[PDB]
RNA sequence: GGGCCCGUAGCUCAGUCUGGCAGAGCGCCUGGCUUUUAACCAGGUGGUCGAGGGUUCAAAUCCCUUCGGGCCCGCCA
Repeated sequence: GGGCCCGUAGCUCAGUCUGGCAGAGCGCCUGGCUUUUAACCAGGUGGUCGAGGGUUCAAAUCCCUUCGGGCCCGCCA
RNA backbone atom coordinates (compact mmCIF):
# COMPACT_ATOMS: atom_id res chain seq x y z
P G A 1 0.48 5.63 0.41
O5' G A 1 -0.76 4.63 0.48
C5' G A 1 -0.62 3.33 1.05
C4' G A 1 -0.66 2.25 0.00
C3' G A 1 -1.90 1.36 0.00
O3' G A 1 -3.01 1.92 -0.67
C1' G A 1 0.00 0.00 0.00
P G A 2 -4.50 1.53 -0.20
O5' G A 2 -4.45 -0.04 0.02
C5' G A 2 -5.26 -0.92 -0.75
C4' G A 2 -5.50 -2.23 -0.04
C3' G A 2 -6.55 -2.23 1.07
O3' G A 2 -7.88 -2.32 0.61
C1' G A 2 -4.60 -3.26 1.88
P G A 3 -9.08 -1.87 1.58
O5' G A 3 -9.02 -2.91 2.78
C5' G A 3 -9.61 -4.20 2.67
C4' G A 3 -9.56 -4.96 3.97
C3' G A 3 -10.39 -4.39 5.11
O3' G A 3 -11.76 -4.72 5.04
C1' G A 3 -8.23 -4.90 5.90
P C A 4 -12.84 -3.85 5.86
O5' C A 4 -12.51 -4.17 7.38
C5' C A 4 -12.86 -5.42 7.95
C4' C A 4 -12.58 -5.49 9.43
C3' C A 4 -13.29 -4.46 10.30
O3' C A 4 -14.65 -4.78 10.57
C1' C A 4 -11.02 -4.60 10.94
P C A 5 -15.65 -3.64 11.10
O5' C A 5 -15.02 -3.20 12.50
C5' C A 5 -15.14 -4.04 13.64
C4' C A 5 -14.61 -3.37 14.88
C3' C A 5 -15.20 -2.01 15.22
O3' C A 5 -16.46 -2.08 15.85
C1' C A 5 -12.85 -1.90 15.39
P C A 6 -17.53 -0.90 15.63
O5' C A 6 -16.91 0.33 16.42
C5' C A 6 -16.61 0.22 17.80
C4' C A 6 -15.82 1.40 18.32
C3' C A 6 -16.44 2.77 18.12
O3' C A 6 -17.44 3.07 19.08
C1' C A 6 -14.16 2.84 17.51
P G A 7 -18.79 3.82 18.63
O5' G A 7 -18.38 5.37 18.63
C5' G A 7 -17.82 5.97 19.79
C4' G A 7 -17.33 7.37 19.51
C3' G A 7 -18.42 8.39 19.15
O3' G A 7 -18.10 9.66 19.71
C1' G A 7 -16.87 8.21 17.36
P U A 8 -19.05 10.31 20.83
O5' U A 8 -20.52 10.11 20.26
C5' U A 8 -21.06 11.02 19.31
C4' U A 8 -22.56 10.97 19.27
C3' U A 8 -23.26 11.06 20.62
O3' U A 8 -23.35 12.39 21.11
C1' U A 8 -24.18 9.27 19.41
P A A 9 -22.76 12.74 22.56
O5' A A 9 -23.79 13.79 23.16
C5' A A 9 -23.99 15.07 22.56
C4' A A 9 -24.63 16.03 23.53
C3' A A 9 -23.86 16.24 24.83
O3' A A 9 -24.08 17.56 25.32
C1' A A 9 -25.97 15.32 25.33
P G A 10 -23.01 18.72 25.02
O5' G A 10 -21.69 18.21 25.77
C5' G A 10 -20.63 19.10 26.09
C4' G A 10 -20.02 18.76 27.43
C3' G A 10 -19.72 17.29 27.67
O3' G A 10 -18.48 16.89 27.11
C1' G A 10 -20.87 18.18 29.54
P C A 11 -18.30 15.43 26.46
O5' C A 11 -18.07 14.47 27.71
C5' C A 11 -16.86 14.51 28.46
C4' C A 11 -16.89 13.52 29.60
C3' C A 11 -17.21 12.08 29.21
O3' C A 11 -16.07 11.39 28.73
C1' C A 11 -18.58 12.72 31.02
P U A 12 -16.23 10.26 27.60
O5' U A 12 -16.90 9.04 28.38
C5' U A 12 -16.30 8.51 29.56
C4' U A 12 -17.14 7.40 30.14
C3' U A 12 -17.63 6.36 29.15
O3' U A 12 -16.66 5.38 28.85
C1' U A 12 -19.43 7.07 30.50
P C A 13 -16.82 4.47 27.53
O5' C A 13 -18.39 4.17 27.49
C5' C A 13 -18.95 3.29 26.53
C4' C A 13 -20.30 2.79 26.98
C3' C A 13 -21.22 2.30 25.87
O3' C A 13 -20.93 0.97 25.49
C1' C A 13 -22.40 3.78 27.28
P A A 14 -21.58 0.36 24.16
O5' A A 14 -23.14 0.46 24.43
C5' A A 14 -24.06 -0.23 23.61
C4' A A 14 -25.42 -0.28 24.22
C3' A A 14 -26.57 -0.45 23.24
O3' A A 14 -26.75 -1.81 22.87
C1' A A 14 -27.07 1.32 24.72
P G A 15 -26.60 -2.26 21.34
O5' G A 15 -27.80 -1.50 20.62
C5' G A 15 -29.12 -1.60 21.15
C4' G A 15 -30.04 -0.55 20.58
C3' G A 15 -29.95 -0.33 19.08
O3' G A 15 -30.68 -1.29 18.34
C1' G A 15 -29.95 1.76 20.18
P U A 16 -29.91 -2.49 17.59
O5' U A 16 -29.43 -1.84 16.22
C5' U A 16 -30.36 -1.16 15.39
C4' U A 16 -29.72 -0.64 14.14
C3' U A 16 -28.99 -1.71 13.32
O3' U A 16 -29.20 -1.49 11.92
C1' U A 16 -27.46 0.01 13.96
P C A 17 -30.38 -2.29 11.17
O5' C A 17 -29.85 -3.79 11.08
C5' C A 17 -28.65 -4.10 10.38
C4' C A 17 -28.07 -5.42 10.81
C3' C A 17 -28.84 -6.67 10.40
O3' C A 17 -28.56 -7.06 9.07
C1' C A 17 -28.28 -6.81 12.69
P U A 18 -29.75 -7.39 8.04
O5' U A 18 -30.89 -6.32 8.38
C5' U A 18 -31.95 -6.09 7.46
C4' U A 18 -33.21 -5.66 8.16
C3' U A 18 -33.05 -4.49 9.12
O3' U A 18 -34.27 -3.76 9.13
C1' U A 18 -33.78 -6.38 10.32
P G A 19 -34.63 -2.78 7.91
O5' G A 19 -34.79 -1.38 8.63
C5' G A 19 -33.99 -1.07 9.77
C4' G A 19 -34.09 0.39 10.11
C3' G A 19 -35.47 0.85 10.56
O3' G A 19 -35.33 1.97 11.44
C1' G A 19 -34.94 1.87 8.49
P G A 20 -36.37 2.19 12.64
O5' G A 20 -37.41 3.24 12.07
C5' G A 20 -37.02 4.58 11.81
C4' G A 20 -38.22 5.48 11.76
C3' G A 20 -39.25 5.25 12.86
O3' G A 20 -39.81 6.51 13.22
C1' G A 20 -40.26 4.92 10.76
P C A 21 -39.60 7.11 14.70
O5' C A 21 -40.12 8.61 14.56
C5' C A 21 -39.34 9.60 13.90
C4' C A 21 -38.96 10.71 14.84
C3' C A 21 -38.50 10.25 16.22
O3' C A 21 -37.56 11.18 16.76
C1' C A 21 -40.42 11.59 16.45
P A A 22 -36.06 11.24 16.19
O5' A A 22 -35.18 10.54 17.32
C5' A A 22 -35.31 9.15 17.62
C4' A A 22 -34.74 8.81 18.98
C3' A A 22 -35.35 9.56 20.16
O3' A A 22 -35.37 8.73 21.32
C1' A A 22 -33.05 10.02 20.07
P G A 23 -36.77 8.17 21.88
O5' G A 23 -36.43 7.65 23.35
C5' G A 23 -35.52 8.34 24.19
C4' G A 23 -34.71 7.36 25.02
C3' G A 23 -33.99 7.92 26.24
O3' G A 23 -34.83 8.11 27.36
C1' G A 23 -32.52 6.54 25.03
P A A 24 -34.27 8.89 28.65
O5' A A 24 -33.30 7.84 29.36
C5' A A 24 -33.82 6.61 29.85
C4' A A 24 -32.72 5.69 30.34
C3' A A 24 -31.87 6.19 31.50
O3' A A 24 -32.49 6.05 32.76
C1' A A 24 -30.47 5.28 29.83
P G A 25 -32.13 7.09 33.94
O5' G A 25 -30.58 6.86 34.20
C5' G A 25 -30.11 5.65 34.76
C4' G A 25 -28.61 5.65 34.92
C3' G A 25 -28.01 6.82 35.69
O3' G A 25 -28.12 6.69 37.09
C1' G A 25 -26.76 6.44 33.72
P C A 26 -28.25 8.00 38.01
O5' C A 26 -26.87 8.77 37.78
C5' C A 26 -25.67 8.31 38.38
C4' C A 26 -24.45 9.02 37.84
C3' C A 26 -24.34 10.51 38.12
O3' C A 26 -23.88 10.81 39.43
C1' C A 26 -23.87 10.13 35.85
P G A 27 -24.54 12.02 40.25
O5' G A 27 -24.21 13.31 39.38
C5' G A 27 -22.90 13.88 39.40
C4' G A 27 -22.70 14.84 38.25
C3' G A 27 -23.40 16.18 38.35
O3' G A 27 -22.72 17.11 39.18
C1' G A 27 -23.70 15.29 36.18
P C A 28 -23.56 18.14 40.08
O5' C A 28 -24.33 19.05 39.02
C5' C A 28 -23.66 20.09 38.33
C4' C A 28 -24.61 20.88 37.46
C3' C A 28 -25.82 21.48 38.16
O3' C A 28 -25.53 22.70 38.82
C1' C A 28 -26.51 20.40 36.17
P C A 29 -26.32 23.10 40.16
O5' C A 29 -27.76 23.54 39.64
C5' C A 29 -27.94 24.78 38.97
C4' C A 29 -29.40 25.06 38.70
C3' C A 29 -30.34 24.93 39.88
O3' C A 29 -30.33 26.08 40.72
C1' C A 29 -31.26 23.79 38.03
P U A 30 -30.61 25.93 42.29
O5' U A 30 -32.17 25.64 42.38
C5' U A 30 -33.11 26.50 41.75
C4' U A 30 -34.48 25.89 41.68
C3' U A 30 -35.06 25.38 42.99
O3' U A 30 -35.60 26.41 43.81
C1' U A 30 -35.36 23.75 41.33
P G A 31 -35.39 26.35 45.40
O5' G A 31 -36.54 25.36 45.90
C5' G A 31 -37.90 25.63 45.59
C4' G A 31 -38.75 24.40 45.70
C3' G A 31 -38.67 23.64 47.02
O3' G A 31 -39.44 24.24 48.05
C1' G A 31 -38.50 22.11 45.24
P G A 32 -38.89 24.22 49.56
O5' G A 32 -39.22 22.74 50.07
C5' G A 32 -40.54 22.23 49.98
C4' G A 32 -40.55 20.72 50.04
C3' G A 32 -39.89 20.09 51.26
O3' G A 32 -40.72 20.10 52.40
C1' G A 32 -39.18 18.97 49.30
P C A 33 -40.12 20.56 53.83
O5' C A 33 -39.37 19.25 54.36
C5' C A 33 -40.07 18.02 54.48
C4' C A 33 -39.12 16.85 54.45
C3' C A 33 -37.99 16.89 55.47
O3' C A 33 -38.40 16.46 56.76
C1' C A 33 -37.12 16.33 53.35
P U A 34 -38.49 17.50 57.97
O5' U A 34 -36.99 17.64 58.47
C5' U A 34 -36.21 16.50 58.78
C4' U A 34 -34.74 16.78 58.64
C3' U A 34 -34.24 18.04 59.31
O3' U A 34 -34.03 17.91 60.70
C1' U A 34 -33.41 17.96 57.11
P U A 35 -34.73 18.94 61.71
O5' U A 35 -34.36 20.37 61.11
C5' U A 35 -34.90 21.57 61.64
C4' U A 35 -33.87 22.66 61.68
C3' U A 35 -32.94 22.74 60.48
O3' U A 35 -33.52 23.45 59.39
C1' U A 35 -31.66 22.82 62.46
P U A 36 -33.56 22.78 57.92
O5' U A 36 -32.08 22.96 57.37
C5' U A 36 -31.57 24.24 57.06
C4' U A 36 -30.08 24.22 56.81
C3' U A 36 -29.58 23.20 55.81
O3' U A 36 -29.76 23.58 54.46
C1' U A 36 -28.21 23.16 57.73
P U A 37 -29.85 22.45 53.32
O5' U A 37 -28.37 21.86 53.24
C5' U A 37 -27.31 22.65 52.74
C4' U A 37 -26.08 21.83 52.43
C3' U A 37 -26.33 20.46 51.81
O3' U A 37 -26.62 20.50 50.42
C1' U A 37 -24.73 20.27 53.53
P A A 38 -27.47 19.31 49.75
O5' A A 38 -26.48 18.06 49.78
C5' A A 38 -25.24 18.10 49.09
C4' A A 38 -24.31 17.00 49.54
C3' A A 38 -24.78 15.57 49.27
O3' A A 38 -24.53 15.15 47.94
C1' A A 38 -24.00 15.74 51.50
P A A 39 -25.65 14.35 47.12
O5' A A 39 -25.89 13.03 47.97
C5' A A 39 -24.85 12.08 48.19
C4' A A 39 -25.23 11.09 49.26
C3' A A 39 -26.58 10.40 49.06
O3' A A 39 -26.50 9.28 48.20
C1' A A 39 -26.46 11.27 51.25
P C A 40 -27.50 9.15 46.95
O5' C A 40 -28.95 9.20 47.60
C5' C A 40 -29.42 8.13 48.42
C4' C A 40 -30.73 8.48 49.08
C3' C A 40 -31.86 8.90 48.15
O3' C A 40 -32.52 7.79 47.56
C1' C A 40 -31.71 10.43 49.95
P C A 41 -33.24 7.95 46.14
O5' C A 41 -34.59 8.73 46.47
C5' C A 41 -35.70 8.06 47.04
C4' C A 41 -36.97 8.87 46.92
C3' C A 41 -37.25 9.47 45.55
O3' C A 41 -37.81 8.55 44.63
C1' C A 41 -37.57 11.11 47.22
P A A 42 -37.58 8.75 43.05
O5' A A 42 -38.48 10.02 42.69
C5' A A 42 -39.88 9.98 42.90
C4' A A 42 -40.51 11.34 42.70
C3' A A 42 -40.28 12.01 41.36
O3' A A 42 -41.11 11.51 40.33
C1' A A 42 -39.95 13.58 43.09
P G A 43 -40.56 11.44 38.82
O5' G A 43 -40.51 12.96 38.36
C5' G A 43 -41.71 13.70 38.15
C4' G A 43 -41.46 15.18 38.09
C3' G A 43 -40.69 15.70 36.89
O3' G A 43 -41.49 15.84 35.73
C1' G A 43 -39.80 16.66 38.85
P G A 44 -40.84 15.70 34.27
O5' G A 44 -39.79 16.89 34.19
C5' G A 44 -40.22 18.23 33.95
C4' G A 44 -39.11 19.23 34.18
C3' G A 44 -38.02 19.27 33.12
O3' G A 44 -38.38 20.01 31.97
C1' G A 44 -37.04 19.25 35.28
P U A 45 -37.72 19.67 30.55
O5' U A 45 -36.18 20.03 30.74
C5' U A 45 -35.76 21.37 30.96
C4' U A 45 -34.26 21.46 31.14
C3' U A 45 -33.42 20.89 30.00
O3' U A 45 -33.28 21.79 28.92
C1' U A 45 -32.59 20.12 32.08
P G A 46 -34.16 21.63 27.59
O5' G A 46 -33.10 21.30 26.45
C5' G A 46 -31.92 22.08 26.30
C4' G A 46 -30.68 21.25 26.49
C3' G A 46 -30.45 20.15 25.46
O3' G A 46 -29.84 20.63 24.27
C1' G A 46 -30.15 19.27 27.63
P G A 47 -30.62 20.55 22.86
O5' G A 47 -29.47 20.29 21.79
C5' G A 47 -28.21 19.74 22.17
C4' G A 47 -27.65 18.84 21.10
C3' G A 47 -28.26 19.03 19.71
O3' G A 47 -27.27 18.83 18.70
C1' G A 47 -28.57 16.80 20.41
P U A 48 -27.60 19.16 17.15
O5' U A 48 -28.14 17.78 16.56
C5' U A 48 -27.43 16.57 16.78
C4' U A 48 -27.91 15.43 15.91
C3' U A 48 -28.18 15.77 14.44
O3' U A 48 -27.82 14.65 13.63
C1' U A 48 -30.14 14.87 15.41
P C A 49 -26.39 14.59 12.89
O5' C A 49 -25.62 13.42 13.65
C5' C A 49 -24.83 13.69 14.80
C4' C A 49 -24.41 12.42 15.50
C3' C A 49 -24.00 11.27 14.57
O3' C A 49 -22.94 10.52 15.17
C1' C A 49 -25.79 10.58 15.95
P G A 50 -21.72 9.99 14.26
O5' G A 50 -20.74 11.24 14.18
C5' G A 50 -20.76 12.26 15.17
C4' G A 50 -19.86 13.41 14.77
C3' G A 50 -20.09 13.96 13.37
O3' G A 50 -21.15 14.90 13.31
C1' G A 50 -17.80 13.51 13.65
P A A 51 -22.09 14.93 12.01
O5' A A 51 -21.11 15.36 10.83
C5' A A 51 -20.49 16.64 10.82
C4' A A 51 -19.75 16.87 9.53
C3' A A 51 -20.55 16.56 8.27
O3' A A 51 -21.38 17.65 7.88
C1' A A 51 -18.44 15.51 8.13
P G A 52 -22.77 17.38 7.12
O5' G A 52 -22.33 16.80 5.70
C5' G A 52 -21.63 17.63 4.79
C4' G A 52 -21.12 16.88 3.59
C3' G A 52 -22.16 16.15 2.76
O3' G A 52 -22.89 17.00 1.89
C1' G A 52 -20.29 14.74 3.09
P G A 53 -24.33 16.56 1.36
O5' G A 53 -24.03 15.31 0.43
C5' G A 53 -23.46 15.50 -0.85
C4' G A 53 -23.24 14.19 -1.58
C3' G A 53 -24.47 13.35 -1.85
O3' G A 53 -25.25 13.81 -2.94
C1' G A 53 -22.77 11.97 -1.01
P G A 54 -26.85 13.65 -2.88
O5' G A 54 -27.09 12.08 -3.03
C5' G A 54 -26.71 11.43 -4.24
C4' G A 54 -26.58 9.93 -4.09
C3' G A 54 -27.86 9.15 -3.92
O3' G A 54 -28.57 8.96 -5.13
C1' G A 54 -26.23 8.33 -2.41
P U A 55 -30.18 8.87 -5.11
O5' U A 55 -30.48 7.53 -4.32
C5' U A 55 -30.02 6.27 -4.79
C4' U A 55 -30.40 5.18 -3.83
C3' U A 55 -31.84 5.23 -3.33
O3' U A 55 -32.77 4.69 -4.25
C1' U A 55 -30.38 4.92 -1.50
P U A 56 -33.83 5.66 -4.98
O5' U A 56 -35.08 5.64 -4.00
C5' U A 56 -35.70 4.42 -3.68
C4' U A 56 -36.07 4.33 -2.22
C3' U A 56 -37.16 5.26 -1.74
O3' U A 56 -38.46 4.84 -2.12
C1' U A 56 -35.39 5.23 -0.17
P C A 57 -39.34 5.74 -3.11
O5' C A 57 -40.16 6.68 -2.11
C5' C A 57 -40.39 8.05 -2.40
C4' C A 57 -40.81 8.79 -1.16
C3' C A 57 -39.77 8.87 -0.05
O3' C A 57 -38.81 9.89 -0.26
C1' C A 57 -41.86 8.23 0.86
P A A 58 -37.25 9.57 -0.09
O5' A A 58 -37.08 9.35 1.48
C5' A A 58 -37.28 10.45 2.36
C4' A A 58 -37.55 9.99 3.77
C3' A A 58 -36.40 9.31 4.49
O3' A A 58 -35.45 10.23 4.98
C1' A A 58 -38.40 8.11 4.88
P A A 59 -33.88 9.91 4.85
O5' A A 59 -33.67 8.67 5.84
C5' A A 59 -33.93 8.78 7.23
C4' A A 59 -32.84 8.15 8.05
C3' A A 59 -31.46 8.81 7.92
O3' A A 59 -30.74 8.69 9.15
C1' A A 59 -31.34 6.56 7.20
P A A 60 -31.03 9.70 10.37
O5' A A 60 -29.99 9.25 11.50
C5' A A 60 -28.60 9.52 11.35
C4' A A 60 -27.75 8.57 12.17
C3' A A 60 -27.68 7.14 11.66
O3' A A 60 -26.73 6.96 10.63
C1' A A 60 -28.13 7.13 13.98
P U A 61 -27.14 6.23 9.26
O5' U A 61 -27.51 4.74 9.70
C5' U A 61 -26.61 3.97 10.49
C4' U A 61 -27.23 2.68 10.94
C3' U A 61 -27.70 1.76 9.81
O3' U A 61 -27.45 0.40 10.14
C1' U A 61 -29.52 2.27 11.25
P C A 62 -26.16 -0.33 9.52
O5' C A 62 -26.49 -0.45 7.97
C5' C A 62 -27.24 -1.55 7.47
C4' C A 62 -27.48 -1.44 5.98
C3' C A 62 -26.33 -0.89 5.16
O3' C A 62 -25.33 -1.86 4.88
C1' C A 62 -28.31 0.21 4.53
P C A 63 -23.78 -1.44 4.88
O5' C A 63 -23.56 -0.75 3.46
C5' C A 63 -23.76 -1.50 2.27
C4' C A 63 -23.51 -0.68 1.02
C3' C A 63 -22.23 0.14 0.99
O3' C A 63 -21.08 -0.62 0.66
C1' C A 63 -24.03 1.49 0.29
P C A 64 -19.64 -0.14 1.16
O5' C A 64 -19.39 1.22 0.37
C5' C A 64 -19.10 1.20 -1.02
C4' C A 64 -18.90 2.58 -1.58
C3' C A 64 -17.80 3.42 -0.95
O3' C A 64 -16.50 3.07 -1.39
C1' C A 64 -19.74 4.74 -1.22
P U A 65 -15.23 3.40 -0.47
O5' U A 65 -15.22 4.99 -0.35
C5' U A 65 -14.86 5.81 -1.46
C4' U A 65 -14.96 7.28 -1.13
C3' U A 65 -14.09 7.77 0.02
O3' U A 65 -12.74 7.97 -0.36
C1' U A 65 -16.27 8.65 0.24
P U A 66 -11.56 7.82 0.73
O5' U A 66 -11.77 9.06 1.70
C5' U A 66 -11.74 10.38 1.20
C4' U A 66 -12.20 11.40 2.22
C3' U A 66 -11.46 11.39 3.55
O3' U A 66 -10.21 12.04 3.49
C1' U A 66 -13.79 11.54 3.93
P C A 67 -9.00 11.57 4.44
O5' C A 67 -9.37 12.22 5.85
C5' C A 67 -9.52 13.62 5.98
C4' C A 67 -10.14 13.99 7.30
C3' C A 67 -9.47 13.44 8.55
O3' C A 67 -8.30 14.13 8.93
C1' C A 67 -11.80 13.13 8.72
P G A 68 -6.98 13.30 9.30
O5' G A 68 -7.22 12.88 10.82
C5' G A 68 -7.38 13.88 11.82
C4' G A 68 -8.05 13.33 13.06
C3' G A 68 -7.42 12.10 13.69
O3' G A 68 -6.26 12.36 14.45
C1' G A 68 -9.76 11.82 13.58
P G A 69 -5.20 11.17 14.67
O5' G A 69 -5.96 10.16 15.64
C5' G A 69 -6.02 10.40 17.04
C4' G A 69 -6.45 9.17 17.79
C3' G A 69 -5.65 7.90 17.53
O3' G A 69 -4.41 7.85 18.21
C1' G A 69 -7.95 7.40 17.46
P G A 70 -3.30 6.81 17.71
O5' G A 70 -3.95 5.38 17.99
C5' G A 70 -3.93 4.83 19.29
C4' G A 70 -4.80 3.59 19.40
C3' G A 70 -4.25 2.32 18.77
O3' G A 70 -3.27 1.67 19.56
C1' G A 70 -6.52 2.57 18.18
P C A 71 -2.17 0.74 18.84
O5' C A 71 -3.03 -0.44 18.21
C5' C A 71 -3.57 -1.45 19.04
C4' C A 71 -4.26 -2.54 18.25
C3' C A 71 -3.40 -3.29 17.24
O3' C A 71 -2.56 -4.27 17.82
C1' C A 71 -5.49 -2.75 16.27
P C A 72 -1.32 -4.86 16.98
O5' C A 72 -2.02 -5.59 15.74
C5' C A 72 -2.66 -6.84 15.93
C4' C A 72 -3.14 -7.45 14.63
C3' C A 72 -2.10 -7.64 13.54
O3' C A 72 -1.26 -8.77 13.74
C1' C A 72 -4.05 -6.73 12.59
P C A 73 0.14 -8.86 12.95
O5' C A 73 -0.29 -9.06 11.43
C5' C A 73 -0.94 -10.26 11.03
C4' C A 73 -1.33 -10.24 9.57
C3' C A 73 -0.21 -10.07 8.56
O3' C A 73 0.54 -11.25 8.33
C1' C A 73 -2.02 -8.68 7.96
P G A 74 2.12 -11.13 8.04
O5' G A 74 2.21 -10.25 6.72
C5' G A 74 1.63 -10.71 5.50
C4' G A 74 1.68 -9.66 4.41
C3' G A 74 3.06 -9.18 3.99
O3' G A 74 3.70 -10.08 3.10
C1' G A 74 1.60 -7.33 4.24
P C A 75 5.29 -10.04 2.91
O5' C A 75 5.54 -8.80 1.94
C5' C A 75 6.84 -8.23 1.79
C4' C A 75 6.78 -6.76 1.48
C3' C A 75 8.05 -5.97 1.78
O3' C A 75 9.01 -6.07 0.75
C1' C A 75 6.17 -4.83 2.67
P C A 76 10.51 -6.58 1.07
O5' C A 76 11.21 -5.33 1.77
C5' C A 76 11.72 -4.25 1.01
C4' C A 76 12.08 -3.07 1.88
C3' C A 76 13.19 -3.31 2.89
O3' C A 76 14.48 -3.16 2.32
C1' C A 76 11.37 -2.22 3.96
P A A 77 15.24 -4.41 1.64
O5' A A 77 16.51 -4.65 2.58
C5' A A 77 17.40 -3.60 2.91
C4' A A 77 17.83 -3.69 4.35
C3' A A 77 18.41 -5.04 4.77
O3' A A 77 19.79 -5.17 4.46
C1' A A 77 16.75 -4.39 6.31
About this RNA: Solved structure of RNA from Methanocaldococcus jannaschii, 77 nucleotides shown. The structure was determined by X-ray crystallography at 3.1 angstrom resolution and released in 2020. The PDB entry is titled "Cgi121-tRNA complex". An Rfam search finds the family "tRNA" in it. The family's RNA type in Rfam is transfer RNA. Taxonomically the source falls in Methanocaldococcus (Archaea, Methanobacteriati, Methanococci, Methanococcales). Crystallisation conditions: 100 mM MES, pH 6.0, 0.2 M zinc acetate, 10% PEG8000.